[PDB]
Solved structure of RNA (28S rRNA, nucleotides 1858 to 3029) from Xenopus laevis, 749 nucleotides shown. Keywords: Eif5a, Eef2, Habp4, DapL1, Dap1, egg, Xenopus, ribosome.
Context: one part of a larger RNA, bound to proteins that are not shown
RNA sequence: GGUAGUAGCAAAUAUUCAAACGAGAACUUUGAAGGCCGAAGUGGAGAAGGGUUCCAUGUGAACAGCAGUUGAACAUGGGUCAGUCGGUCCUAAGAGAUGGGCGAGCGCCGUUCGGAAGGG
RNA sequence: CGGCCGAUCGAAAGGGAGUCGGGUUCAGAUCCCCGAACCCGGA
RNA sequence: GCGGAGACGGGC
RNA sequence: GUCCAGUGCGGCGACGCGACCGAUCCCGGAGAAGCCGGCGGGAGCCCCGGGGAGAGUUCUCUUUUCUUUGUGAAGGGCAGGGCCGCCCUGGAAUGGGUUCGCCCCGAGAGAGGGGCCCGCGCCUUGGAAAGCGUCGCG
RNA sequence: GGCGGCGUCCGGUGAGCUCUCGCUGGCCCUUGAAAAUCCGGGGGAGAGGGUGUAAAUCUCGCGCCGGGCCGUACCCAUAUCCGCAGCAGGUCUCCAAGGUGAACAGCCUCUGGCAUGUUAGAACAAUGUAGGUAAGGGAAGUCGGCAAGUCAGAUCCGUAACUUCGGGAUAAGGAUUGGCUCUAAGGGCUGG
RNA sequence: CAGCUGACUUAGAACUGGUGCGGACCAGGGGAAUCCGACUGUUUAAUUAAAACAAAGCAUCGCGAAGGCCCGAGGCGGGUGUUGACGCGAUGUGAUUUCUGCCCAGUGCUCUGA
RNA sequence: GUCAAAGUGAAGAAAUUCAAUGAAGCGCGGGUAAACGGC
RNA sequence: AAGGUAGCCAAAUGCCUCGUCAUCUAAUUAGUGACGCGCAUGAAUGGAUGAACGAGAUUCCCACUGUCCCUACCUACUAUCUAGCGAAACC
Numbered sequence: 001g002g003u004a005g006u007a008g009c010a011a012a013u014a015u016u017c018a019a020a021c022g023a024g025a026a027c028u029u030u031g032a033a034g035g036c037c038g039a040a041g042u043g044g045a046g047a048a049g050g051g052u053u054c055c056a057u058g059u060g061a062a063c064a065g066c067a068g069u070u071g072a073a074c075a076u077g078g079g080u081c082a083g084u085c086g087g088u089c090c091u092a093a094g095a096g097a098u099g100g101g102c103g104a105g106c107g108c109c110g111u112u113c114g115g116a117a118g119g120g
Numbered sequence: 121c122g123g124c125c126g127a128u129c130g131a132a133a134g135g136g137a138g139u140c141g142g143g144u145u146c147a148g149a150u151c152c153c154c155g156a157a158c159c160c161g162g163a
Numbered sequence: 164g165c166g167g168a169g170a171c172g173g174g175c
Numbered sequence: 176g177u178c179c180a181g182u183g184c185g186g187c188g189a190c191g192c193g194a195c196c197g198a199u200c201c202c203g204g205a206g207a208a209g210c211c212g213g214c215g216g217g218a219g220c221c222c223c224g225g226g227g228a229g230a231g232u233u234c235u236c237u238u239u240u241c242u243u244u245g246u247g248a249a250g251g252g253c254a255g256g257g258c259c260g261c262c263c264u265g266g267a268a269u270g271g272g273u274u275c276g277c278c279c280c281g282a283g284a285g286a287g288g289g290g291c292c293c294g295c296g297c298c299u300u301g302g303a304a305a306g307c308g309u310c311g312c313g
Numbered sequence: 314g315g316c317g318g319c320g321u322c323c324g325g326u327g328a329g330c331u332c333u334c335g336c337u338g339g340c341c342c343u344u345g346a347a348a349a350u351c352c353g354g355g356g357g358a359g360a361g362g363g364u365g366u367a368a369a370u371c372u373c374g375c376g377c378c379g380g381g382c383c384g385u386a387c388c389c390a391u392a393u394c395c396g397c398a399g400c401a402g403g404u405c406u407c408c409a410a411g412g413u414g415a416a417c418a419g420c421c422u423c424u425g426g427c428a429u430g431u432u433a434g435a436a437c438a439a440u441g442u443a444g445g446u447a448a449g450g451g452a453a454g455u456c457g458g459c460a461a462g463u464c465a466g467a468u469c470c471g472u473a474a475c476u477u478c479g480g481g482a483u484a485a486g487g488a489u490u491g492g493c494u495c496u497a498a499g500g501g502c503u504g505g
Numbered sequence: 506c507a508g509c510u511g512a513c514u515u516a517g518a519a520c521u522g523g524u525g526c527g528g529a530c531c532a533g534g535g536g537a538a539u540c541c542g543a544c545u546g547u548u549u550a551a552u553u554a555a556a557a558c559a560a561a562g563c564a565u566c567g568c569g570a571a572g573g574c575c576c577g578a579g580g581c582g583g584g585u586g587u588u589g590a591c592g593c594g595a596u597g598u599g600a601u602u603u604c605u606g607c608c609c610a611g612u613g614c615u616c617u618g619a
Numbered sequence: 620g621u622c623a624a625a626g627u628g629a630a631g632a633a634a635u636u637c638a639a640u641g642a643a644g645c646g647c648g649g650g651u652a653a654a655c656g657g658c
Numbered sequence: 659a660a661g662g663u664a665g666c667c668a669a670a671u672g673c674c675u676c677g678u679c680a681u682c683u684a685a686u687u688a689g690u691g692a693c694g695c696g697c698a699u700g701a702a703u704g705g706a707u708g709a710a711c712g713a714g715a716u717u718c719c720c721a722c723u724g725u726c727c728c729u730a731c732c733u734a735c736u737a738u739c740u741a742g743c744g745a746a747a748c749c
């Protein structure tokens, strides 16, 4: 390449109206309505892990399996302030030096076993 | 005058002194700010 | 570094 | 003037008071001890009757419905809880005390009077000046 | 980044729900950590001054000084971790409202959160996946009651064969269940 | 006895309805037998959850430490063992109840001195 | 009964050979089947 | 070497075999209770029994039901059509 603009873009009830920005709106934002999670949550905070993904602004090119004026994308700046939070300290199972023993040898066995007290 | 018997490592869920309230940021907060304390060490 | 505690006075 | 004291003190007791000498050594405690059942206390939350302050409803009804109505650590005081684990008095059978259950007593009940520990509760210093709700103003 | 007014009140209950502190019991041929660190006591070696002090003082009560190093953002999961990914999988916890009800069940709501889970519009054919009903018959289906359905809560009754006497057992078989309006019973506090 | 004040339930009765009432939700079909395994537990992550394994119980076997069992290339090595026969190690059977017969020739173990 | 190395004895110039002795184990014997198993 | 004892069974174990008999049904190679020279059962290679228990195997009955007679209809998501997007096995 044919397949083929085909399979497919069908798990977890559901969106609608108006407006705004904009070249461009089913998907963004604001408002309103209708719903869901129904406190062993679709809520609010951590651990392990991730490592700038956090925040602001800007871009709409590639990516986000439709679109996108949006993003955990891209671009530019910013952000983590401790005596009393944790690490740091202690030994738990363990691990592991010293003496000693072994071993051709790198080393291994071994956790008391050797003149092992450097303090008062 | 010394006893120790085993260096060291091994827990951000074990042991382990002592900070809480309010306010502040576009993003930090028992850490910054204000206020009120506490603990350890030292003369 | 201060205060307080120790510090209660009896017998002649 | 001299001599002599004085390393605190209280309560019968549990034990108290703001301290209240002391080393090598010794003893002990705390750290530091499972799981499960039941009970009680305290708190947060929920619940109920009100009173405020906003808001919803108001065709009819509804003094209505909804929201919000607080005080850190630390210190002190006082409730409250626990001493069947302590103190003193006293003495028990007609045994008594007592729990949901049990349990407790001459190795000393009940009773009365104390003491200690925990007090995360309340009040209070903090402290209302802040925070929050609402009504405004600049 | 401010000035002000006013309010932030008075109560009452509990097998309520979490948390925490106690009491007390049960179970083990299960007895359910060490160490750092801190404290109390025993003992009285010593220290202290000779008449007002000295030794000493457990933050006794205050005052003065210091507290270094590292971590700290955010996600923590139907898109920040792992599974080649924004993967219906996997990954340790903490806090837990109202109603119904025995219930942290199911269902509905509040706080909070979200936009239906990598698209939309139109149509409603077959065949599917998921859900449901079906007269009369009632397992004749099929290897086979597979699948589906029946039963179900609670209350009052009734409960065999068998048994290791514990059980079987919610055996089996029956009745009741709404709403509203009453009645009776179950407490406490104060004053005698 | 008097006063005040509960907040949670049970029982009884009347009335009532298109006999509907655990109205949604939540929520065992039952019985008579046979087989196996006693049970609870566990198992082939990704086709087998079982009658398999385990299990208590039962029985047998080794060993008193210069030991039994086992690790180890090696040591005065190491595990059981911070142990000591009510112990440790090696097997079989598989709760309870009820029994567990015969054969030591073969194979295996074990015990003797010609 | 069988029985290694070492050791002992004998023959030989010696290597060597031969002989005796001769461990455990085997063989012989006993026990054992809630040992494998058979009936 | 001993010749299967107590038990148990056509069994998860029986070749013949769909054994024989009874029961269970209108009808049963199934099930159960019996019979046992058992191809090839059998006693801790454990025999027999057995309450309770079991996401274990099996038979029957009641009840129930679209399993079936015999299919039908309704709903949701697909399929289908459109916009955008867009593979793979295979050859």
Base pairs, nucleotide, nucleotide: 001749002748008743009742015033016032017031018030019029020028035427036426037425043408044407045406046405049388050387054078055077056076057075058074059073063071064070083158084157085384086383087382089135090134094129095128100109101108102107119121139156140155141154142153143152159380160379161378162377164375165374166373167370172179173178174177175176182360183192184191185190196359200355201354202353203352204351205350209340210339211338212337213336214335215334216333217332218331219330220329221327222325223324224323225322226244227243228242229241230240231239249300250299251298252297253296255293256292257291258290261289262288263287264286270280271279272278306321307320308319309318310317311316312315341345394403395402410422411421412420413419432741433740434739435738441735442734443733444732445731446730447729449727450726453725458722466490467489468488469487470486475480477600491521492520494518495517496516497515498514499513500510501509502508503507504506522526534720535719536718537717538716539715540714541712542711546558547557562598563597564596565595566594567593568592573585574584575583576582602706603705604704606658607657608656611655612654613651614650615649616648620645627638628637629636630635665699666696677693678692679691680690681689
Other pairs, nucleotide, nucleotide, family: 004746tHH005006cHS005744tHS006745tWH007744tHS010735cSS011391tWW012391tWS012430tHS014034tWS014429cWS021025tWH022024tHS022069cWS026432tWS027066tWW034428cWW035429tHS037042tSS038421tHS038422tHS038423tHS039423tWH041424tWW047389tHS048389tHS052080tWW053386cWH059061cHS060071tWH062073cWS064399cHS065431cSS078147tWS079080cWH082385tWH083138tSS086132cSS088136tHS090348cSS091130tWS091131tWH092130tHS093130tHS096111tWS096127tHS097111tWH099110tHS102579cSS103105tHS108578tWS108579tWS109580tHS110113tHS112126tHS113114cHS113116tWS114116cWH131134tHS133405tWS134346cWS135348tWS135349tWS137159cSS139150tSS140247cSS144149tWH156248tWS163376cWW167194tWS169368tHS170367tWH171181tHS180364tWH181363tHS181365cWH188262cSS189289tWS193194cHS197357tWS197358tHS198357tHS199356tHS206349tHS207348tHH208347tWH245305cWW246302tHS246303tWH247301tHS247302tWH248301tHS254294tHH259278cWS265285tHS266284tHS267280tWS267281tWS267283tHS271284tSS273277tHS274276tHS276337tWS303305tHS341343tSS343345cSS361367cSS362365cWS390404tWS396400tWS414416tHS414418tHS419530cSS436737tWH439737tHS440736cWW447724tWH448724cWH448728cWW451722tHS451723tHS451725tHS452458tHS452459cWH452460cWW452723tWH454725cSS455457tHS462722cSS465527cWS471485tHS472484tHS473482tHH474481tHS476479tWS477479cHS477708cHS480709tSS491528cWS493519cWW522525cSS525528cHS526528cSS527531cWS539716cWW543709tWS543710tWS544560tHS548555tWH554713cHS561599tHS563653tWS569589tSS570588tWW572586tWW573593tSS598702cSS600708tHS601707cWW604701tWS605702cWH608659cSS609654tWH617647tWH618619cSS618647cWW626639cWW631634tHS652655cHS662663cHS662700tWS663701tWH664700tHS664705tWS667669cHS668675cWS668677tWH672673cHS672674tWS682688tWW683685tHS701704cSS724728cWS
An Rfam search finds the family "Eukaryotic large subunit ribosomal RNA" in it. The family is grouped with related families in Rfam's "LSU clan". On this family, see Yusupov et al., Science 2001: "Crystal structure of the ribosome at 5.5 A resolution". Rfam 15.1 lists 107,465 matches to the family in 2,616 species. It was solved by cryo-EM to 2.4 angstrom. It comes from the structure "Cryo-EM structure of the Xenopus egg 80S ribosome". The work is reported in "A molecular network of conserved factors keeps ribosomes dormant in the egg" (Leesch et al., Nature, 2023).